Shown are 34 nucleotides from a PDB entry: RNA (RNA aptamer).
The 2003 paper behind the entry is "Structural Basis of the Highly Efficient Trapping of the HIV Tat Protein by an RNA Aptamer".
The depositors describe the entry as "The structure of RNA aptamer for HIV Tat complexed with two argininamide molecules".
It was solved by solution NMR.
Bound small molecules: 2-AMINO-5-GUANIDINO-PENTANOIC ACID (GND).
Keywords: RNA-LIGANDS COMPLEX, BASE TRIPLE, RNA APTAMER, HIV TAT, RNA.

RNA sequence: GGGAGCUUGAUCCCGGAAACGGUCGAUCGCUCCC
Ligand code: GND
Numbered sequence: 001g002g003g004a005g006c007u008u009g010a011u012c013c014c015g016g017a018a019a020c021g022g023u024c025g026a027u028c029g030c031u032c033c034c
Stems, first nucleotide, its partner, number of pairs: 001034006009028004013022002
Other pairs, nucleotide, nucleotide, family: 007010cWH016019tHS023026cWH
C1' cells in the first nucleotide's frame, strides 16, 4: 500500500490543587490480515 485493532504505550488536546478523564478531538507507536 486495499483494510481494521490495541492504552498489558504514551504525546499533545483541555482542565482539575491534585489524585485523573475525555475520541461528543488528532498523533504517532505496535502490529494482526493479502
Ligand atoms: C490518549 C488520551 C485520550 C483521552 N480521550 C479522548 N477522548 N481524547 C492518550 O493520552 O494517549 N489515551